[PDB]
Context: bound to proteins that are not shown
């Protein structure tokens, strides 16, 4: 970085697709991993089924107290 | 009598936050417009003169 | 109603609690007693203006 | 009698409902006559 | 006899002759009637300070009434993937438009009744398949090409479907009624449950974490500064664990000496 | 001149740890190894790995074992006894805390072509015509003038 | 003289009419 | 280029409203 | 700025170059083969 | 009675995400931050700016085009200066409505207006010869 | 008579 | 001095 | 002396549509009537032992006279030679003559006229040859079939037949290497020798 | 960059 | 520029 | 007399199939 | 047969030319080779068909065009007694030698077809 | 063809590769055990 | 004494010390065992080398520079006549050039010089031999005179 | 003019190079000539002549460039790799085998006889082959 | 220094087949063999056969004996007699070579070799027929063409058919889930209707 | 005594779950028996193409036959002639 390579013939020139090749906040897996920083995280297949616990309460000088509340007096 | 003050009653609020994405194509949306076709508590700024009440005697 | 006066001293209830309690249970329940209010309920002339329509077989004055 | 002014009674807030006005004008330029009524003047 | 002069029969000798908009049967006046529970209290309310007051001066709380604000709903200007081995579609019983009503917050075939035959469609209806729609994201010289379940807006659900009360606002789910799936407790009489909140289990699969800390910050909510016997709630949200998804920086050595 | 075999020499951090910072408490960063007073690399064992070495495509005529068998090979192709391809050792190459592999999808692809394809013979003008939308469509209302100054103006 | 760049200043900026 | 005549002109022309214009604006 | 308007008016208001021609602003209404 | 369309300005028009100015968070990926003096503070700190299809909203241009009209006898139309005459005018199923100034308001009414209709006159045009063309 | 040329 | 011409 | 709304319209595209002429060009399209020779049959009229096919043979005909000779009839095809890198049609497709109907290019023009065009989904019409229905015709040739060779083996090529076709009219069929394996309209484009049709010169 | 051939 | 043949 | 005819030489045109 | 195209072969006022210096208009198709112009469905036809028109599934090529070879029951012009012609002389039958094969064998060593 | 009186191949042993069998070392050197 | 090689005897196919019994002779030349090597008419001629056969008895081959074609390739080396021949003449986008064909080489025929005691020949002298009347068992043809 | 024979008659003599030996030569090339072919240049052909030999005089060796997985590891001390190497696939000895035959097949040899066969006798090629040591005996 | 292995001639054997076996002498090779008496051939040889498997052919075996070698059985090789009652009386389909001193007949040397040629390598002797061409057959050179071959026609290649694994399709008949639409029941609510246990003034 | 609130029920329109059957329409689905394909294969049988492939070949129809294929009728050269009364 407005980039191509390999495969049809004895050789040649094509057409034409297989195959390489890079990237993916794209997703899984597999092998490996000392440090630090940022960050996705049960969507995909079942808006399928759920055991527990916890996720929305609120009182001030300013609505009502005779707690057989409680501290003082 | 003085300060705390559990329960309850009142009055707010729980139609917001999270969370999914199944349905879904003159739908929703998105960017422009309308509601003069309408409702709107909290919150802003304001308006208010209607009403035969009530205590004492017969 | 009537007459005096003028800071409106307004009325019934219910809860929590009490006392009996139903039910295995149940973010299940009755039944009597109490007692609040910014809950419900009633309800406030004069103080207190301004303006308009609609009428009286009302009276005072012009007119006829 | 388009009378005038007292004084009585009936009603005359906010918001609804229905009906009847209003929510404006902006295409011509002098003159008599009757009422009724402002005013000048008697 | 008109010259002139806002109107107005005194108590008021200018106490509205003049609302707005692009455009209103609208704002607001006056008249004539009516409202009957389905409206209207100075909560008959509380608390504070002095100076301590039958006019003390504040600070709230509440009714109806009104228009700004926060918001609901409706309504559409121009836009959107794949298929014609999908060509007509829609009108008994609404389809397209009219009259009168009628039900709504409103407008309307939204809906009775009654009329008229309309109204769309190869510029692709209709019907079928895949799909939440946008800001955006990946790759790209340039045109394209794909990919948006998912932070921010907007819409829809709360196992499936339908109904509803309260309320300003719900057709609400950690509200209510029912029925159909499923499902839990029981002394069998009965009585219950709705993680597509958040940890977490069971499945399901190629695939996705802790039944952990906290209201400290960032907001909702509320009757509420914060203090002082006196510490609101919040798995919203933050902060920790697990986490090679993806992204940055960045070790495993550095200098000689002499011999080879 | 490089290499290696010695030899020394200072240096950091992974760690451990703290008068503490951090933080709602915590945990990570960060700052310290005295300020009178603080632990540590030599096989610095505190030990780099993941695929390759015919072409494509960066890297062996190399050693040994298998003998169309095992397997490898995305495609071409390698192995039937002297295998630059299997299984190994050795070397080397390549990215690097980070590397393969699977499917998607984007580029590569001008193999979706508006830009920008292709249709004698490679896929691919319809067997002729006429004909609706539809796409497209021929010209012409039209040299502004004077004056001044400048320019390698020009004929 | 004509034609043509640049700039400026005037045109009832075609003809006719004032 | 006063006005009248061509030209143009609707963002124009005839016309008329104090309830026109911070008391009816400029010259 | 006093002197006109008047004066029962917070009239505590009004007017003080005169014209006449013309440019405009702003609202309404009628006209461009 | 001139518009669409293209084109040159303008307004409207959420962050985050892209582009992008400033800025040694040791560098970066970030983030909107922080800077400088020593102070009971400066920097009246800074967080600039784009670009984000289509479509709608105002304007300027008017070459290239689009729409709609016209099919050319299937055509408008010459204007002006004075006097006149007659005439209300509108509405119209009805039988009503109708300018200003005479003080005002109401109810009867005249002069005019202005417009219509014909008539005569005046002074300029006339894209096509009327002193003309056909019998 | 205009008007071109010689 | 010839041309062109309207006569 | 009568009548008097009539000349004020861009131009005519080397873009289309019409018009008028040679009573023009041509196997162009349809009718009628004829003509040709030739293939088969078919009797006349002659003749005698073969013929026929083939690489060679047989299948076949034949003294009941094949074949072969003449001049004749019938009947359906088909129009040789001329015939051509010739004409004509949109294509498929067209070939004796004459008499007729409608048309089609070209070309000539100072005629008309005034964008009426180009090119297509949809949709319409035509369209060798085979095949299909229904009549007709049936000479040649001839899918099927049958005979005879060849052959390892031929129901294949070769021989002798022979159905249905082959031709006509009317209706389907709508497929072809239906090709220029090349869409249609329209511009531009060097050079020699020809050709087909109209036209100006000489 | 012929006025006719 | 430039002709030939037939032709009641 | 399809007969102011008819085919041919030159050049030029306009419109068809075509050759090197 | 002149530019210019073209993989070439070959086009060329009769373009396959005026196209990466790549826009006159419309309009039909075509996207490796196969599975296939098949299968379903559907219109049209008496019928034979005829339009429409796929997947699964295989496959690494098929395909265009020209060049050298090698073949051709294609053609031309030559040649050879390891060809033919006109002939000679034999071989293949006979007995044996002798090489080869089998068969046999302790082994009948073995190349060469 | 271009194998078959071909390998000069007419082999009694030799040759002689083949069979049955039986010595030989013609295992140099080198480095260990032995060893006048 | 590291080893060699033996007489009998049996062992054997061996009047083969092979090997054993028994003994002597030999003398550091070898014998034990480790790794090596050595040698093979042992394999593989599809691991070669050289030689040979064949393609191939005919006439083929192959550069430099030109020219022609994107290119493999192609002109040259082609086509007419001729030659057993790519032999030759003409001819030509080709021009020069190198192999092979020819030439050269070895035999055969025909000659030259040279040659001879390893090859031959003629003639002259001496020595021997036939010797003219002759007619087969039936006795022809067939140069002398 | 003369009669012929005897390679043992192993008589002598003399003279020679025709035979026969060969080392370099010499000879043939389309030379020559056609009322030949053919050229209508030419290249050259066919008869014939001439000559010992008349067209590559004859017969041979050599013989290019490309190539086959032709043959040979049985020719070598010519060779990679690989087998075996002391009871050896080295290398000797000793005996068999390479020859073995229902049988095919490839090249040869002798024949089927009167151009014979036998038995006689006559005359007459070429190209070529031949013996030894650093041994063993004088 | 030479003799002695090789090759030969002449003799002898011989006072009695052959093949042998001895002796001497020559050659180193143009010297000896050797004047190379090779065999086809020729003979008016006045010979034998006479047309048959015959005196044609001489396979096979038998007996005796001599030679090469270190060895001869599975005959080494020759000689003499004997067997000859071996097939074979000219050869099917097919084939091989040749063009003039050729074929074809004939015999000799080298060559392998101690000992053994039916074979090659030459020689040289007797010597014809038949062609003086052709591209038919089988084959070369060169062009020109066509080509789907390039392991190059002994090249490439298509269908059926039989197996075997696979993917679709047709197919009586069988079978299941989703969403939609209707018509019948028909939960529970909202609206009207009544109806008043309760509770109130 | 004569007015008021108001609860089981009552009935009837309208919203309308639910589920029973109908029909729609989509996706899967199971099958004797038939077919095609496509491959594995060192099968059988022939030789139809590729040279004039031993009948050039193809194209479209139609009939036939184990099987490639044959054969009628029309067309093509993408043939095996760019060409012979100037």
């Nucleotide at each position: 970085g407005a980039u191509c390579u390999g495969g049809u013939u004895g050789a040649u020139u094509c057409u034409g697709c297989c195959a390489g090749u890079a990237g993916u906040c794209a997703u899984a897996u597999g092998c490996u991993u000392g440090u630090u920083u940022c960050a996705a995280g049960g969507a995909c297949u079942u808006a399928g089924c759920c055991a527990u616990g916890c996720a929305u309460g609120c009182c001030u000088c300013a609505g009502a107290a005779u707690c057989a509340c409680u501290g003082c007096a | 009598g003085c300060a705390g003050g559990a329960a309850u009653c009142u009055g707010c609020g729980c139609a917001u936050g999270g969370c999914u994405c199944a349905u879904u194509a003159a739908a929703u949306c998105a960017g422009a417009c309308g509601u003069a076709a309408u409702c709107u508590g909290c919150c802003g700024c304001a308006a208010a003169a209607a009403u035969c009440u009530u205590g004492c005697g017969g | 109603c009537c007459g005096c006066a003028a800071a409106a001293u307004u009325g019934g209830a219910u809860a929590a609690c009490u006392u009996g309690g139903c039910g295995a249970a149940a973010c299940g329940c009755c039944a009597a007693g109490c007692u609040a209010a910014u809950a419900c309920a009633u309800g406030a002339a004069c103080c207190a203006a301004c303006c308009g329509g609609g009428u009286g077989u009302u009276c005072u004055c012009c007119a006829c | 009698g388009u009378g005038a002014g007292a004084c009585g009674c009936c009603c005359a807030g906010c918001g609804a409902a229905u009906g009847a006005a209003u929510g404006a004008c902006a295409g011509u330029a002098a003159a008599a006559c009757c009422a009724a009524u402002g005013c000048c003047u008697u | 006899g008109c010259a002139g002069u806002a109107a107005c029969a005194c108590c008021c000798a200018g106490c509205a002759g003049u609302g707005u908009u692009g455009a209103c049967u609208c704002a607001a006046u006056u008249c004539a009637u009516u409202c009957c529970g389905u409206g209207c209290g100075a909560a008959a309310g509380c608390c504070g300070g002095c100076u301590u007051g039958u006019u003390c001066c504040g600070g709230c709380g509440u009714c109806u009434u009104u228009u700004g604000a926060c918001g609901a709903a409706c309504a559409a200007c121009u836009g959107c993937c794949c298929u014609a081995u999908c060509a007509g579609c829609u009108g008994g019983u609404g389809a397209u438009g009219g009259c009168c009503g009628u039900g709504u917050a409103g407008u309307g075939g939204a809906c009775u009744g009654c009329c008229a035959u309309g109204g769309c469609g190869u510029u692709g209806a209709c019907g079928g398949g895949a799909g939440c729609g946008g800001g955006g994201g990946a790759u790209u010289a340039g045109g394209g090409u794909u990919c948006g379940a998912u932070u921010c807006c907007g819409g829809a659900g709360a196992g499936g479907g339908a109904g509803c009360c309260u309320g300003a606002g719900a057709a609400a789910u950690a509200g209510c009624u029912a029925c159909c799936a499923c499902u839990u407790c029981u002394a069998c009489g009965g009585a219950g449950g709705g993680c597509a909140g958040c940890a977490g289990g069971c499945g399901c699969g190629c695939a996705a974490a802790u039944u952990g800390c906290c209201c400290a910050a960032u907001g909702u909510c509320a009757a509420a500064a914060c203090a002082a016997a006196a510490c609101g709630a919040u798995g919203a949200g933050g902060c920790a664990g697990c986490g090679a998804a993806a992204a940055g920086a960045a070790a495993u050595a550095g200098a000689g000496u002499u011999g080879u | 001149u490089g290499u290696c075999a010695u030899u020394u020499c200072a240096a950091u951090g992974g760690g451990g740890g703290a008068u503490a910072u951090u933080u709602a408490a915590a945990c990570c960063c960060a700052u310290c190894c005295a300020a009178u007073a603080u632990c540590g690399a030599g096989u610095a064992a505190c030990a780099a790995u993941u695929g390759g070495a015919g072409g494509a495509c960066a890297a062996g005529u190399c050693u040994g074992g298998u003998g169309c068998c095992a397997g490898c090979a995305c495609c071409c192709g390698c192995g039937g006894u002297a295998a630059u391809u299997c299984c190994a050792g050795c070397u080397c190459c390549a990215a690097a805390a980070g590397c393969g592999u699977a499917u998607a999808u984007u580029a590569a692809u001008g193999c979706u072509g508006u830009u920008g394809c292709u249709g004698u013979u490679a896929a691919a003008g319809g067997g002729u015509u006429c004909g609706u939308a539809g796409u497209u469509g021929a010209a012409c209302u039209g040299u502004g003038g004077g004056c001044u100054g400048u320019g390698c103006a020009g004929g | 003289g004509c034609c043509c760049u640049u700039g400026c200043a005037g045109c009832c900026c075609g003809u006719g009419a004032a | 280029a006063a006005a009248g005549a061509a030209a143009c002109a609707a963002g124009a022309a005839a016309c008329a409203c104090g309830g026109g214009a911070g008391u009816g604006g400029g010259u | 700025c006093g002197c006109a308007u008047g004066u029962c008016a917070u009239g505590c208001a009004u007017g003080c170059c005169a014209g006449g021609g013309g440019g405009c602003g702003u609202c309404c209404g009628u006209g461009a083969u | 009675u001139u518009u669409u369309a293209c084109u040159g300005u303008g307004a409207c028009u959420a962050a985050a995400g892209a582009a992008g100015c400033g800025u040694g968070a040791c560098u970066a990926a970030a983030g909107c931050a922080g800077u400088c003096a020593u102070u009971u503070g400066a920097c009246u700190u800074g967080a600039a700016u784009u670009a984000g299809a289509a479509a709608g909203c105002a304007u300027g241009g008017g070459a290239u085009a689009a729409c709609a009209a016209a099919g050319g006898a299937g055509c408008a139309g010459c204007c002006u200066c004075u006097a006149g005459g007659c005439u209300a005018c509108c509405g119209u199923u009805u039988c009503g409505g109708c300018u200003u100034u005479u003080g005002u308001u109401g109810u009867u009414u005249u002069u005019a207006a202005a417009g219509g209709u014909c008539u005569a006159u005046u002074g300029g045009a006339g894209a096509u010869u009327a002193u003309g063309g056909a019998g | 008579u205009u008007c071109c040329c010689a | 001095c010839g041309g062109u011409g309207u006569g | 002396c009568u009548c008097u709304a009539g000349g004020a319209a861009u131009g005519a595209a080397g873009g289309a549509g019409g018009g008028u002429a040679g009573u023009u060009c041509g196997g162009g399209g349809g009718a009628g009537a004829a003509c040709g020779u030739a293939c088969u049959g078919g009797g006349g009229c002659g003749u005698c032992a073969g013929a026929g096919g083939u690489g060679a043979a047989a299948u076949u005909c034949u003294u009941a006279g094949a074949c072969c000779g003449c001049a004749c009839c019938a009947a359906g095809a088909c129009g040789a030679a001329c015939u051509a890198c010739a004409g004509c049609g949109a294509a498929g497709g067209c070939a004796u003559u004459c008499u007729u109907c409608a048309a089609g290019g070209a070309u000539a023009c100072c005629u008309u006229c005034c964008u009426c065009a180009a090119u297509c989904a949809a949709g319409a019409a035509c369209c060798a040859a085979a095949g299909u229905g229904u009549g007709g015709a049936g000479a040649u040739c001839g899918a099927a079939g049958a005979u005879g060779a060849u052959u390892a083996g031929a129901a294949a090529c070769c021989a002798u037949u022979g159905u249905a076709g082959u031709c006509c009219a009317c209706a389907c069929u709508g497929c072809a290497a239906a090709c220029g394996a090349u869409g249609a309209c329209a511009c531009c484009c060097a050079u020699g020798a020809a050709u087909u049709g109209g036209g100006g010169a000489u | 960059a012929c006025u006719u051939a | 520029g430039u002709a030939u043949c037939u032709u009641u | 007399a399809c007969g102011g005819g008819a085919a041919u030489a030159u050049c030029c045109u306009c419109a068809g199939c075509a050759c090197g | 047969c002149a530019c210019g195209c073209g993989a070439a072969a070959g086009c060329u006022u009769u373009g396959a030319g005026g196209u990466u210096a790549c826009a006159g208009u419309c309009u039909c198709a075509g996207g490796g080779g196969g599975g296939a112009g098949u299968a379903c469905g559907u219109u049209c036809g008496c019928a034979a068909g005829a339009g429409u028109g796929a997947a699964a599934c295989u496959u690494a090529a098929a395909g265009a065009a020209a060049u050298u070879g090698a073949c051709g029951g294609a053609a031309u012009g030559g040649c050879a007694c390891c060809a033919c012609a006109a002939g000679a002389c034999g071989u293949g039958g006979a007995g044996c030698g002798u090489g080869c094969g089998g068969u046999u064998u302790a082994a009948u060593u073995u190349g060469a077809c | 063809c271009a194998a078959c009186a071909c390998g000069g191949g007419g082999a009694a042993c030799u040759u002689u590769a083949c069979c049955a069998g039986a010595u030989c070392c013609g295992g140099a050197c080198a480095g260990g055990a032995u060893g006048a | 004494g590291a080893u060699u090689g033996a007489c009998a005897g049996a062992u054997u196919g061996a009047g083969u010390g092979u090997u054993c019994u028994u003994u002597c002779u030999c003398g550091a030349u070898u014998c034990c065992c480790u790794g090596a090597a050595u040698g093979g008419u042992g394999g593989u001629g599809c691991a070669u080398g050289g030689c040979c056969g064949c393609u191939u008895a005919u006439g083929g081959u192959c550069g430099g520079u030109g020219g022609a074609g994107u290119g493999a390739u192609u002109u040259g080396u082609u086509u007419g006549g001729u030659u057993g021949a790519u032999u030759c003449c003409g001819u030509c986008a080709a021009c020069g050039g190198a192999c092979g064909a020819g030439a050269u080489c070895c035999a055969a025929g025909c000659u030259g010089c040279c040659c001879a005691g390893u090859a031959g020949a003629a003639u002259u002298c001496a020595g021997a031999a036939u010797u003219g009347c002759c007619c087969a068992u039936a006795g022809g043809a067939u140069a002398g005179c | 003019g003369c009669a012929u024979u005897c390679g043992g008659u192993c008589g002598a003599a003399u003279u020679c190079u025709u035979c026969u030996c060969u080392g370099c030569g010499g000879g043939a090339u389309u030379c020559c000539u056609u009322u030949g072919u053919a050229a209508u240049u030419g290249c050259a052909c066919a008869a014939g002549g001439u000559g010992a030999a008349a067209u590559u005089u004859u017969g041979g060796g050599c013989a290019a460039c490309a190539g086959c997985a032709g043959g040979u590891c049985u020719g070598u001390g010519a060779u990679g790799c690989u087998c075996c190497u002391c009871a050896a696939u080295g290398u000797u000895c000793u005996g068999g085998g390479c020859g073995a035959c229902a049988c095919g097949c490839g090249c040869a040899c002798u024949a089927c006889a009167a151009u014979g066969u036998c038995a006689g006798u006559g005359a007459g090629a070429a190209c070529a082959a031949g013996a030894a040591a650093a041994a063993c005996g004088a | 220094u030479c003799g002695a292995a090789c090759c030969u001639a002449c003799u002898u054997g011989a006072u009695c087949a052959a093949a042998a076996g001895a002796g001497u002498g020559g050659g180193g090779a143009a010297a000896c063999c050797c004047c190379g008496g090779a065999a086809u051939c020729a003979c008016a040889u006045a010979g034998a056969c006479c047309c048959a498997c015959u005196u044609g052919g001489g396979a096979c075996c038998g007996a005796g004996g001599a030679u090469u070698g270190c060895a001869a059985u599975u005959a080494u090789u020759g000689g003499u007699c004997g067997c000859g009652c071996a097939a074979c009386g000219a050869g099917g389909a097919a084939u091989g070579u040749c063009u003039c001193g050729u074929a074809g007949g004939c015999g000799c040397a080298g060559c392998u070799c101690a000992u053994c040629a039916a074979a090659c390598u030459g020689u040289g002797c007797c010597g014809a027929u038949u062609a003086c061409g052709u591209c038919c057959c089988u084959g070369c050179c060169a062009u020109u063409u066509g080509u789907a071959c390039a392991c190059a026609c002994c090249g490439c290649c298509c269908g059926u058919c039989g197996u075997u694994g696979u993917u679709u399709c047709c197919g009586a008949u069988g079978a299941u889930g989703g969403u939609g639409c209707a018509a019948u029941a028909c939960a529970g609510g909202u609206g009207a209707u009544c109806g008043g246990a309760c509770a109130g003034g | 005594g004569c007015c008021c609130g108001a609860a089981a029920g009552u009935u009837c329109a309208c919203c309308g779950a639910u589920a029973u059957u109908u029909c729609u329409u989509c996706a899967a689905u199971a099958g004797a028996g038939g077919a095609a394909g496509c491959a594995a294969a060192a099968g059988u049988c022939g030789u139809a193409a590729c040279a004039a492939g031993g009948u050039a070949g193809c194209u479209g129809u139609a009939g036939g036959g184990g099987a490639a294929c044959c054969u009628g009728c029309a067309g093509c050269u993408g043939g095996g002639a760019c060409a012979u009364u100037u």
Molecule: SSU_rRNA
Organism: Leishmania major strain Friedlin